RNA sequence: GGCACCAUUGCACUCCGGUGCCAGUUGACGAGGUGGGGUUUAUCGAGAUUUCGGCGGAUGACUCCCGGUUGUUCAUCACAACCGCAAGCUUUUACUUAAAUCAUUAAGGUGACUUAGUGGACAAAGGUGAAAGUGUGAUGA
RNA sequence: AAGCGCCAGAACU
Ligand code: GLP
Repeated sequence: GGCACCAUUGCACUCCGGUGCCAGUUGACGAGGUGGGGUUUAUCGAGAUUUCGGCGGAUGACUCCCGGUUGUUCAUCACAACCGCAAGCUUUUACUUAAAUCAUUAAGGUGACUUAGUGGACAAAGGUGAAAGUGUGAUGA
Repeated sequence: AAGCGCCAGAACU
RNA backbone atom coordinates (compact mmCIF):
# COMPACT_ATOMS: atom_id res chain seq x y z
C1' G A 1 0.00 0.00 0.00
C1' G A 2 -4.87 -3.11 -0.89
C1' C A 3 -9.55 -5.91 1.01
C1' A A 4 -13.47 -7.42 4.75
C1' C A 5 -15.46 -6.28 9.51
C1' C A 6 -15.98 -3.13 13.84
C1' A A 7 -16.18 1.92 14.97
C1' U A 8 -16.46 7.14 12.65
C1' U A 9 -21.07 12.13 9.44
C1' G A 10 -15.95 14.07 10.89
C1' C A 11 -13.88 21.80 8.74
C1' A A 12 -8.79 20.29 7.14
C1' C A 13 -4.01 22.67 4.68
C1' U A 14 4.47 17.97 8.46
C1' C A 15 1.77 12.45 7.88
C1' C A 16 -1.68 9.82 12.41
C1' G A 17 -8.38 4.61 15.13
C1' G A 18 -8.51 -0.86 16.06
C1' U A 19 -8.66 -6.07 14.36
C1' G A 20 -8.03 -9.81 10.80
C1' C A 21 -6.52 -11.16 5.89
C1' C A 22 -3.73 -10.32 1.38
C1' A A 23 -0.02 -7.68 -1.28
C1' G A 24 4.71 -5.18 -1.58
C1' U A 25 9.55 -3.67 0.57
C1' U A 26 14.18 -4.21 3.36
C1' G A 27 16.88 -8.85 4.38
C1' A A 28 26.03 -9.71 3.10
C1' C A 29 30.18 -4.60 1.50
C1' G A 30 34.01 -6.54 -0.78
C1' A A 31 39.09 -9.89 -0.46
C1' G A 32 39.85 -15.32 -0.51
C1' G A 33 38.96 -20.22 -1.78
C1' U A 34 37.63 -27.04 -4.79
C1' G A 35 41.94 -34.59 -5.15
C1' G A 36 38.21 -38.39 -2.63
C1' G A 37 35.18 -40.34 1.85
C1' G A 38 33.67 -38.81 6.61
C1' U A 39 32.43 -35.22 10.40
C1' U A 40 31.05 -30.26 11.60
C1' U A 41 28.19 -24.17 14.48
C1' A A 42 32.70 -23.11 6.96
C1' U A 43 38.01 -18.35 6.10
C1' C A 44 39.36 -12.62 6.09
C1' G A 45 38.42 -8.17 7.38
C1' A A 46 35.04 -3.00 6.27
C1' G A 47 30.46 -1.18 7.95
C1' A A 48 27.12 -0.48 12.08
C1' U A 49 18.48 0.50 12.88
C1' U A 50 17.81 -6.28 10.30
C1' U A 51 25.09 -7.72 7.67
C1' C A 52 18.71 -9.33 12.78
C1' G A 53 15.59 -14.15 12.32
C1' G A 54 14.53 -18.49 9.09
C1' C A 55 15.65 -21.70 4.89
C1' G A 56 18.99 -23.46 1.12
C1' G A 57 23.80 -23.50 -1.00
C1' A A 58 29.20 -23.31 -0.15
C1' U A 59 35.69 -24.16 -2.61
C1' G A 60 36.54 -23.77 4.86
C1' A A 61 38.23 -26.74 9.25
C1' C A 62 39.52 -31.41 11.45
C1' U A 63 40.28 -36.42 10.54
C1' C A 64 40.96 -40.67 7.28
C1' C A 65 42.31 -42.48 2.71
C1' C A 66 44.95 -42.07 -2.13
C1' G A 67 48.97 -39.43 -5.03
C1' G A 68 53.08 -36.31 -4.42
C1' U A 69 57.13 -32.25 -2.43
C1' U A 70 61.19 -30.87 1.10
C1' G A 71 64.76 -33.05 4.94
C1' U A 72 71.57 -31.65 -0.84
C1' U A 73 73.34 -36.68 -5.56
C1' C A 74 70.31 -40.79 -6.70
C1' A A 75 67.17 -45.26 -5.94
C1' U A 76 64.55 -48.62 -1.22
C1' C A 77 62.40 -48.60 3.76
C1' A A 78 60.72 -46.02 7.98
C1' C A 79 61.15 -41.39 10.55
C1' A A 80 60.08 -35.56 11.12
C1' A A 81 57.15 -31.41 9.28
C1' C A 82 54.38 -29.79 4.34
C1' C A 83 51.31 -30.11 -0.46
C1' G A 84 46.61 -31.46 -4.01
C1' C A 85 49.40 -29.76 -10.28
C1' A A 86 51.66 -26.76 -4.74
C1' A A 87 54.70 -28.73 -1.39
C1' G A 88 60.46 -28.08 6.06
C1' C A 89 60.64 -24.26 9.79
C1' U A 90 62.37 -18.94 11.67
C1' U A 91 62.57 -14.41 10.29
C1' U A 92 62.13 -9.81 7.18
C1' U A 93 60.62 -7.77 1.54
C1' A A 94 57.18 -5.85 -2.44
C1' C A 95 53.02 -7.43 -5.06
C1' U A 96 48.08 -9.24 -4.70
C1' U A 97 42.74 -2.45 -8.57
C1' A A 98 38.93 -3.69 -1.90
C1' A A 99 33.77 -2.64 -2.20
C1' A A 100 29.95 -0.81 0.47
C1' U A 101 29.24 2.54 4.37
C1' C A 102 30.23 8.09 3.96
C1' A A 103 29.24 12.42 0.74
C1' U A 104 26.61 13.75 -3.83
C1' U A 105 22.39 13.73 -8.36
C1' A A 106 19.67 11.50 -12.02
C1' A A 107 15.83 7.77 -13.32
C1' G A 108 11.84 4.52 -11.76
C1' G A 109 7.89 3.46 -7.81
C1' U A 110 1.47 5.92 -4.66
C1' G A 111 4.99 4.32 -1.03
C1' A A 112 8.36 1.37 1.84
C1' C A 113 12.25 1.44 -1.38
C1' U A 114 14.91 0.16 -6.27
C1' U A 115 18.50 0.84 -10.32
C1' A A 116 22.46 3.73 -12.07
C1' G A 117 26.14 7.66 -12.25
C1' U A 118 29.68 10.94 -9.65
C1' G A 119 33.49 12.19 -5.61
C1' G A 120 37.10 10.81 -1.90
C1' A A 121 39.00 7.54 1.31
C1' C A 122 40.33 3.50 4.38
C1' A A 123 41.27 -3.26 5.29
C1' A A 124 42.42 -8.20 7.14
C1' A A 125 43.32 -13.07 5.97
C1' G A 126 45.40 -15.99 2.64
C1' G A 127 48.45 -16.22 -1.28
C1' U A 128 52.50 -15.18 -4.94
C1' G A 129 57.80 -13.61 -6.48
C1' A A 130 62.34 -12.00 -4.65
C1' A A 131 66.30 -11.54 0.43
C1' A A 132 69.24 -13.32 5.12
C1' G A 133 69.35 -17.58 8.50
C1' U A 134 68.64 -22.46 11.20
C1' G A 135 65.95 -29.15 9.67
C1' U A 136 67.10 -36.62 9.51
C1' G A 137 68.61 -41.42 10.05
C1' A A 138 69.21 -47.14 7.93
C1' U A 139 71.05 -49.83 3.76
C1' G A 140 73.30 -49.50 -1.66
C1' A A 141 76.06 -46.90 -6.72
C1' A B 1 29.84 -14.70 -10.31
C1' A B 2 29.19 -18.11 -3.89
C1' G B 3 29.12 -12.70 2.07
C1' C B 4 26.04 -16.45 -2.36
C1' G B 5 20.34 -17.34 -3.40
C1' C B 6 15.66 -17.31 -1.42
C1' C B 7 11.80 -14.88 2.24
C1' A B 8 7.93 -17.84 5.92
C1' G B 9 9.40 -14.15 11.65
C1' A B 10 10.60 -8.99 12.34
C1' A B 11 10.24 -4.07 10.90
C1' C B 12 8.68 -0.64 7.12
C1' U B 13 4.83 1.01 3.24
C1 GLP C 1 28.94 -17.51 3.51
C2 GLP C 1 30.14 -17.05 4.34
C3 GLP C 1 30.41 -18.05 5.45
C4 GLP C 1 29.15 -18.18 6.27
C5 GLP C 1 28.03 -18.74 5.40
C6 GLP C 1 26.74 -18.87 6.21
O1 GLP C 1 29.29 -18.67 2.75
N1 GLP C 1 31.31 -16.89 3.50
O2 GLP C 1 31.50 -17.62 6.27
O3 GLP C 1 29.35 -19.01 7.41
O4 GLP C 1 27.81 -17.85 4.30
O5 GLP C 1 26.43 -17.59 6.76
P1 GLP C 1 25.14 -17.35 7.68
O6 GLP C 1 25.23 -18.47 8.69
O7 GLP C 1 25.38 -15.98 8.30
O8 GLP C 1 23.96 -17.35 6.74
Solved structure of RNA (GlmS ribozyme; substrate strand RNA 13-mer), 154 nucleotides shown. It was solved together with U1 Small Nuclear Ribonucleoprotein A. Method: X-ray diffraction, resolution 2.5 angstroms. The entry became public in 2007. Rfam match: glmS glucosamine-6-phosphate activated ribozyme aptamer. The family's RNA type in Rfam is riboswitch. About the family: This entry contains a glucosamine-6-phosphate activated ribozyme that is found in the mRNA for GlmS. GlmS is an enzyme that uses fructose-6-phosphate and glutamine to generate glucosamine-6-phosphate. The ribozyme catalyses self cleavage of the glmS mRNA that is thought to regulate GlmS activity. Gene Ontology terms of the family: catalytic activity and regulation of gene expression. Bound small molecules: 2-amino-2-deoxy-6-O-phosphono-alpha-D-glucopyranose (GLP). Primary citation: Cochrane et al., Chem.Biol. (2007), "Structural Investigation of the GlmS Ribozyme Bound to Its Catalytic Cofactor". Keywords: STRUCTURAL PROTEIN/RNA, STRUCTURAL PROTEIN-RNA complex.